[PDB]
Context: one part of a larger RNA, bound to proteins that are not shown
RNA sequence: GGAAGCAUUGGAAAUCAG
RNA sequence: GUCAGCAUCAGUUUUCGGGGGCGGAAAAAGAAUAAGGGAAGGUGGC
RNA sequence: UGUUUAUAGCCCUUGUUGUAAUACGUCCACUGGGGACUGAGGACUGCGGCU
RNA sequence: UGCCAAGGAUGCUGACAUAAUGGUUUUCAAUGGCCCGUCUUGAAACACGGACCAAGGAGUCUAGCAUCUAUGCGAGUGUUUGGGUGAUGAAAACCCAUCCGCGAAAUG
RNA sequence: GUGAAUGCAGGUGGGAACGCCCUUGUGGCGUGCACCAUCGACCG
RNA sequence: GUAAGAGCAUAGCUGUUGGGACCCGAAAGAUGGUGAACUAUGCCUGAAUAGGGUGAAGCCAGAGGAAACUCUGGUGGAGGCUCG
RNA sequence: UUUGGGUAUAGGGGCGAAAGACUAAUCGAACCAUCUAGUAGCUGGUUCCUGCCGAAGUUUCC
RNA sequence: GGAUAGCAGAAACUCAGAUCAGUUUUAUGAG
RNA sequence: UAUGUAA
RNA sequence: AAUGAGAGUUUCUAGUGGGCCAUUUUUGGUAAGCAGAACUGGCGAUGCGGGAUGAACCGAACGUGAGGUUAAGGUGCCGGAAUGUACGCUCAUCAGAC
RNA sequence: GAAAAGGUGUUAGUUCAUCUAGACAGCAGGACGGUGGCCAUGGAAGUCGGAAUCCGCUAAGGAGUGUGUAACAACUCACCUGCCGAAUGAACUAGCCCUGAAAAUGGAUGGCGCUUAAGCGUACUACCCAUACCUCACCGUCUGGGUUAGCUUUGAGAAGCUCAGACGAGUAGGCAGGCGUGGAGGUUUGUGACGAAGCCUUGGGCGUGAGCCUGGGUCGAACAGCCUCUAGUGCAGAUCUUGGU
Numbered sequence: 001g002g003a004a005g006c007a008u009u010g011g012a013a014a015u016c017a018g
Numbered sequence: 019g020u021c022a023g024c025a026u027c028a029g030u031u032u033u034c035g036g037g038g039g040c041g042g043a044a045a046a047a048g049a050a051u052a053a054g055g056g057a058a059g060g061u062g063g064c
Numbered sequence: 065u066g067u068u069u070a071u072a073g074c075c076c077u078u079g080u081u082g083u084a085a086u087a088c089g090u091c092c093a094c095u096g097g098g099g100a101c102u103g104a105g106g107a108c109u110g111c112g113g114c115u
Numbered sequence: 116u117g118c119c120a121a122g123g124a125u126g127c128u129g130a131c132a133u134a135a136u137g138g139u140u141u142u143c144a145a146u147g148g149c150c151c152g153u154c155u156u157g158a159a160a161c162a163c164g165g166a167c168c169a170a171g172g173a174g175u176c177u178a179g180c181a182u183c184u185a186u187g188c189g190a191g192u193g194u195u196u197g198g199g200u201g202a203u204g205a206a207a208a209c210c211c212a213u214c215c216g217c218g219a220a221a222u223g
Numbered sequence: 224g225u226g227a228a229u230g231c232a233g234g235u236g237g238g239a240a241c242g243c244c245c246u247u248g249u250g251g252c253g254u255g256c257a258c259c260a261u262c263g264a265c266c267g
Numbered sequence: 268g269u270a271a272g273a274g275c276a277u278a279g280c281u282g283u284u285g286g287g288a289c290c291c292g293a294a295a296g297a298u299g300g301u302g303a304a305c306u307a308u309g310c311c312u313g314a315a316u317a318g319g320g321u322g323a324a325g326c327c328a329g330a331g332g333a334a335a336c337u338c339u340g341g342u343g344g345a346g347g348c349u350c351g
Numbered sequence: 352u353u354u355g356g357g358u359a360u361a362g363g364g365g366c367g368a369a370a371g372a373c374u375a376a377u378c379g380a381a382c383c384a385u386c387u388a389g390u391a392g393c394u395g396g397u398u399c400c401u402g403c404c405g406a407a408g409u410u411u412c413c
Numbered sequence: 414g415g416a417u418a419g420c421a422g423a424a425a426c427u428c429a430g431a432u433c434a435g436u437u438u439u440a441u442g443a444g
Numbered sequence: 445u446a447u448g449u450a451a
Numbered sequence: 452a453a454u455g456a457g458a459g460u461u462u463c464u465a466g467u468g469g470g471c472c473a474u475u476u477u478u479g480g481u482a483a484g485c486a487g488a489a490c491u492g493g494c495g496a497u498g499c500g501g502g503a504u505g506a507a508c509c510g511a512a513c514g515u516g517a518g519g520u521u522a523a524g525g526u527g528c529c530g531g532a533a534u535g536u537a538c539g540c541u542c543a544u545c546a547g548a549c
Numbered sequence: 550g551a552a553a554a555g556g557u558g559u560u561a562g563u564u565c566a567u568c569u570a571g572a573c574a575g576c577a578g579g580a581c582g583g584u585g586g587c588c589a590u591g592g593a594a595g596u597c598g599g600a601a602u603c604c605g606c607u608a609a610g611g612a613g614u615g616u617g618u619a620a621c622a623a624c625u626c627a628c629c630u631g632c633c634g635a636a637u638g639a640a641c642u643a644g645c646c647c648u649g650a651a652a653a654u655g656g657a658u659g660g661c662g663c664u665u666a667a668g669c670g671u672a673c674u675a676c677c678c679a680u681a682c683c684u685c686a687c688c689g690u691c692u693g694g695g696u697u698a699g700c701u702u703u704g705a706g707a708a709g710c711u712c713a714g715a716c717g718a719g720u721a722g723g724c725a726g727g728c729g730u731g732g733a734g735g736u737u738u739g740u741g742a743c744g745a746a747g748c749c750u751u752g753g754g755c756g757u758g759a760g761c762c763u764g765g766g767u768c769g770a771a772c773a774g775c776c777u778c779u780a781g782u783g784c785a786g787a788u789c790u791u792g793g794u
Stems, first nucleotide, its partner, number of pairs: 006147012019131008027103010037092005049081001052078005063067001112119003150165004166794006176286006183279006191217003197211003221225002233262005240254005264269002289396002292393001296386006305362002308359008318350003321346001325342007363374002366371001399727006409418001411416003419467002421464004426459001432456003436453005442447001470494004475489002478486002499510003514687007524677003527661003533674001535673006547663001554648003558645010575632005581605001583603001587599002611626001615624002688717009728783001730780008739772002747767004752763004
C1' cells in the first nucleotide's frame, strides 16, 4: 500500500472541569 | 477532592480441599488362612 | 512330546480373618481455603440469635 | 438490659493534587458496519429520485352532519336581524322589545 | 283529522345504596335507584 | 307513543360531506383577440427575357423543265428549334 | 420567361343530373389572454421527540 | 365491491358458593 | 388404534 | 375429574380480506419432473448466536448496564476455546471433511 | 443423480468345504490298454471337424485340459503317487478406498493446511459465548396496597408522597405526555450600549430524546422566562422553487 464516512473500547498528543 | 491497599461483613458466583452418615451381592474384588475340586497358555521334573 | 505342584505356580467352590477395606451413588440445618462482581437503601420499628 | 453476620458497607489507613480521575478533539489499533428515500412483489433485486449548501415548500379556512368531552341554564333554551347604550379606541364591553329556531305529543 | 296516570303514573324477579337484627361474621327481614326480563293498561 | 318529559346554547376533540380542499402534474375544449400563410385565379406599374449551333417559310441568280416540277449557289431567320 | 412594388379572393367533406341542402367553416392551421385551480380509482412528495396498547393477514352472505 | 363475523381497543354494566380453556384424563356408546 | 357425547 | 386462569356479556370504532415456504395424509400419475387438494406449522410486524457468506437450516425472541451460566455450533491457525482422553477404520498419480 | 456394477484394494465377519489316511503351494513322476472307439477329408492318431462318450487295470489316467502336429509325435491338466510338513480353499455380507464420464481464461471442505488427522465412527471429560437463562442496579409502563382533627419526621404542588410485584420487538391501527417557532392578552419591582438579537467556537453543563443553559470570540438595538390565546408553526428528498457554489 486498489475507497471513504461510521460505531465500540482504549492508547498517544492536545486541551477542559480542578 | 481524586485514586489506591487491606480488614471485617452482606448479596451473587466460581474454584480447590478435609471429615463423617447411609445405600448396593449390607459393593465386587483382594489379602491372609483352613478344606475339596479342576487343570492349563505344562513349571520343576519325564 | 507326554503329565497334575514337586525345586514355579494358576483356575473353581467353601470356611475363616469380617461387622475387612475400597470404589461408586446419596446425604450432612459437617468443615477449611483461593478468585471475581455488586454496596441498592438511609432515625427508630420486623423476624430471629446470643444473653 | 444489652450484644449479633438478624428488613441492602463499614472500618482502618495511605498516597496525591505543581496529578490522578472524569472528560472533549484529532489519530491509531482490534472488532463490527452494504446508500438513503420511493415503488413493486410473499420477498427481494430491478426501476425511479439524489452533485453540494442556504432560504422557501404540502390535511388549511369555511358550511353542514354526527360522536364524545367540557361549560351555562334546564321544561325550557338561544343577547349580537335589529334596537338601546357605550366621553377614558366607541368595530369592544354592557342592556333587551317583538318575533323566530329547536325541545316539551304522538299517530295516521 | 284525532290526540294519552284505569290501577301509590300498576304488580313479579334480579339489582345500586341504606336501615334494623342476632351467630352477632354469615345469614334473615324491610326499602329497593338505574337497567333487563315479566303480567298490565292509556292515545292515534 | 303515553306511562312523574331532557332538552337548548356555546366551546374543544374526532370522524364525515361539499367548497380549489394536503401539495404539484395530464393529452383537449370554449370565449375573445393577434398575426399570418398555403393554394389556386386574375390585375396595375416597372426591370432583366442574354449567348453558341442547326437554318422553317419566303426572295433572287439561275440551271434543267414544253410547262408543271426538281436541283445548285446565295439571301433569309423560324422551327410550340437545340444546347451550355 | 422569370421577378420587385402595389393589388384584388374563393377557399372541408361526402349527397344530388343540377339546384339545393347537412353539419361545418375563417380555411389546414399558428400564436395570445382569459375561462381554468377543466377532467387524477393515477405518479411523485407530504416537515419535531418520547412512551403505552397493538392486529388482520379470511370465514360466511350479496 | 358492501355487509356480518373474527382478531384490537374504548365506554357502560354483572359477575368471584363463577365460570372458562388451541390441554389431558374418566365414563358412555358407536366406528 | 382413532371417533363423537358426557363427567 | 386433573391442571391453569377471576370469569362474563352488551353497545361502537378503527385497521385487515393476501401470499410464500415446509411437514403429513391423499388423488392421479411420468422415461423423469410433477400436478390436485387437505392439515397445521415458519416467514411475514422481528432484532440477536451459529451454519465461511444467505428470505426460508439449527438455537433464541429485544429497555439501559455489571457479574455468572448456557443453547446451537464449536476448541490446529486465521478464531474465543483440549495439536484432549480412549477404541477402530482409511492412503486417493483427481482422498475426505457435503 | 450418473447406480447397475467393476477393482490380484484393505478390514472385519457369515456360510460351506478339505486337513498327520499329510492341509494347500512347490519339486520328482505317472497321466495307461483295447483305441487310430464310430463317421467325415490330402489328413484330424483326445485336442480340421460331426455323433458316441464305452471300457480292463489300478494309486490314477478323459473316447480328453489346452498348446502343438500336414496328421502323429512332443508338452500340458483333469485325476493320482512320492519328498515336504498345517492349516487352506470356495461363495456371500458390511465398512472405508479407486472406477462407476465432462469439455471449454485461475480457484476453492471459507482459507492455510491436515494423513497413528486438523478425515470418518463411537465413548468420555474439560473448555469457548447469544440480546437466551440466573442475581443485582437503573429507566419506563402497568398492577396491587397505603397516605388529612394534615401527629415536631416535618415526606399535603392529594395534580403530592410512599410501598410492592410483574413486564419491556413491534407493521396497520389506537392512546398519552412532551420539545420548538411567529404573533396576542397577563405576569416576572424581568434582561440590555458596563452590549439586546444574531453568528462563530478541538470551552463547559443538563435532558432517553425533541431541545435547553452557559464560557470565549465577533457583534451593535433590542429580547426573554412563566400562565393563557392564536397560527401562513418544525423538511433531506417532491426529474421541488429561487439563489449561491